[PDB]
Description: Shown are 185 nucleotides from a PDB entry: RNA (sgRNA), together with DNA. The work is reported in "Structural basis for substrate recognition and cleavage by the dimerization-dependent CRISPR-Cas12f nuclease" (Xiao et al., Nucleic Acids Res., 2021). Method: cryo-EM, resolution 3.1 A. The entry became public in 2021. The entry also contains Cas12f1, not shown here. The PDB entry is titled "Cryo-EM structure of CRISPR-Cas12f Ternary Complex".
Context: bound to proteins that are not shown
RNA sequence: CCGCUUCACCAA
RNA sequence: UUGAGUGAAGGUGGGCUGCUUGCAUCAGCCUAAUGUCGAGAAGUGCUUUCUUCGGAAAGUAACCCUCGAAACAAAUUCAUUU
RNA sequence: AGACGAAUGAAGGAAUGCAACAGUUGACCCAACGUCGCCGG
DNA sequence: CGGCGACGTTGGGTCAACTTAAATACGTA
DNA sequence: TACGTATTTAAGTTGACCCAA
Numbered sequence: 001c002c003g004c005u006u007c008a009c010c011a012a
Numbered sequence: 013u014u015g016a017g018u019g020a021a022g023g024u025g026g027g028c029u030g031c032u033u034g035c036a037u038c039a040g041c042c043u044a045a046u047g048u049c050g051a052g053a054a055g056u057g058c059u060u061u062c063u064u065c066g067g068a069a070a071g072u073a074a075c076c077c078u079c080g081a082a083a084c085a086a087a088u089u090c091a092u093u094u
Numbered sequence: 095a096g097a098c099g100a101a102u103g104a105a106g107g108a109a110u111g112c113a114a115c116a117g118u119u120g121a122c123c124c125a126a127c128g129u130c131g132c133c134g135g
Numbered sequence: 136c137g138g139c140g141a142c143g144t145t146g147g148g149t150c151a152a153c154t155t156a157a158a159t160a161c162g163t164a
Numbered sequence: 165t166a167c168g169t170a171t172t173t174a175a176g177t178t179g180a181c182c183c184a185a
Stems, first nucleotide, its partner, number of pairs: 001025001002023001004022006010015001026042005032114005048081005055075002057072006084107001088101001090099001092097001116154018155174010
C1' cells in the first nucleotide's frame, strides 16, 4: 500500500 | 449495499513441495510470475523460383506457432577467490 | 573450514486438524477473448 | 464500447458410454 | 484330463419438423 480481513464511525 | 472513505490491530495481499483432493495451520522455498526468455520449423502467414488453377522446394520467424524454464529436504560430483 | 556458479534425479526422506474421495474419453451447446473487415450514436 | 460475419484458442455446462462374457490357443501339472 | 493365462470374437438399416417476419 491493499479494488485485504474484523471492529467502531460518517454520507447516501 | 457501493467510498478505490476515517481510525487501531493483524496479514502475501501470489504461488510450489509435504506421497488422491479441498480449507486452515506448520516446516522450507520461489516470486518482475497477470513477468521475462531459450531452442526449433509440423502448420497459418510472408518473399523468391517453377507448367505454374492445383502444388512443390528453399528461406524468413509475425503468430491464440510446437516443446519447455521459479519454488521442500538428505545425498553425490566438479570448477573458482580467500 | 567458508563462499559462489552449477548440474546429474523419481525408488515411499517430509506435517497436524476437519471434511471428503468413481474416473476417463467423446459428442453437442453456450460463453469469454484475440485479431480481421462492415454500420451506428 | 454496442451490434453483424468469418477464422482461431480456450473454459465449461449437459449427456452418453465404458468399467463384458464365452470360447480357444499354448503351455504345464 | 484339470488348470492358467493370454488371445480373440460376438453381426445387418428404416428422417422430423411442424414455417411465408